An RNA structure, in which 62 nucleotides are resolved.
Primary citation: Frazier et al., Nucleic Acids Res. (2022), "Flipped over U: structural basis for dsRNA cleavage by the SARS-CoV-2 endoribonuclease".
Context: bound to proteins that are not shown
């Protein structure tokens, strides 16, 4: 210095979800 | 129009889980 690589972490493009709120669409019911 | 109340969707914030690339660290095994 030429390769194959198991664990720990960051970084990117991604889907989910959270036992509070708050905002939109649409149904009921009341004034 | 207006309040209450339900179905569906974004947002507040901070985290858990799946996909896939790259990199660092700790380090494994030839030549």
């Nucleotide at each position: 210095u030429a390769g194959u690589a198991g664990g720990u972490u960051g970084u990117a493009u991604a889907g989910u979800a959270g036992u509070a709120a708050g905002a939109c669409c649409a149904g009921a019911c009341c004034c | 129009g207006g309040g209450u109340c339900u179905g569906g969707u974004c947002u507040u914030a901070c985290u858990a889980c799946u996909a896939u690339a790259c990199a660092a660290c700790c380090u494994a095994c030839u030549a």
It was solved by electron microscopy to 3.2 angstrom.
It comes from the structure "SARS-CoV-2 endoribonuclease Nsp15 bound to dsRNA".